[PDB]
Context: bound to proteins that are not shown
RNA sequence: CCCAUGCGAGAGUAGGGAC
RNA sequence: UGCCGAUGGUAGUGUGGGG
Numbered sequence: 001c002c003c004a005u006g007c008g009a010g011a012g013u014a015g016g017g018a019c
Numbered sequence: 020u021g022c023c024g025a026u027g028g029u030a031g032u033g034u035g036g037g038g
Stems, first nucleotide, its partner, number of pairs: 001037007015023002
């Protein structure tokens, strides 16, 4: 680095806001 | 790092294998 399987950010997007 | 914030994708990764 890749495959099978499980887990999955950071950023951004949709959407929301009594700001 | 200055409001909240999905889904999907991406990084990374547990187990087993390949190299």

Shown are 38 nucleotides from a PDB entry: RNA (5S RRNA). Protein in the same entry: RIBOSOMAL PROTEIN L25. Crystals were grown from: MPD, POTASSIUM CHLORIDE, MAGNESIUM CHLORIDE, CACODYLATE, pH 6.0, VAPOR DIFFUSION, SITTING DROP at 292K. The PDB entry is titled "CRYSTAL STRUCTURE OF E.COLI RIBOSOMAL PROTEIN L25 COMPLEXED WITH A 5S RRNA FRAGMENT AT 1.8 A RESOLUTION". Ions in the entry include magnesium. The structure was determined by X-ray diffraction at 1.8 angstroms resolution and released in 1999.